An RNA from Lachnospiraceae bacterium ND2006, together with DNA: 98 nucleotides with solved positions. Crystallisation conditions: 0.1 M sodium citrate (pH 5.6), 17% (w/v) Polyethylene glycol 3350, 0.1 M sodium citrate. The structure was determined by X-ray diffraction at 2.35 A resolution and released in 2021. Entry title: Crystal structure of the selenomethionine(SeMet)-derived Cas12i1 R-loop complex before target DNA cleavage.
Context: bound to proteins that are not shown
DNA sequence: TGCTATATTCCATTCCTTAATAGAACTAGAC
DNA sequence: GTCTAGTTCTAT
DNA sequence: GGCAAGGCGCTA
């Protein structure tokens, strides 16, 4: 000091049978890549 | 039976490394 | 008595 | 330990 409704997320042609699960947060860079729409090219 | 190729601008992204915060341990002196 | 609130600690 | 390769799928 009473809120009685919530830590975060994660999985399925059936989202439930109590449905099965899992986990340190935070602030800031930075490094390495990746995606689209194009422009130049050489094919 | 074919997943064209380099590079560039311009706007997004995802992973991953690295610098930090998440103090212990005690006493004088107020309860 | 217990806490609070301030200090000083740190190690090849 | 010098390098660099190793360590990674396709579907269909």
């Nucleotide at each position: 000091a009473u809120u009685u409704u919530u830590g975060u997320g994660c999985c399925c042609a059936u989202c439930g049978u109590u449905g099965g699960c899992a986990c340190u947060a935070u602030u800031a860079a930075g490094g390495a890549a990746u995606g689209g729409a194009a422009u130049a090219u050489a094919g």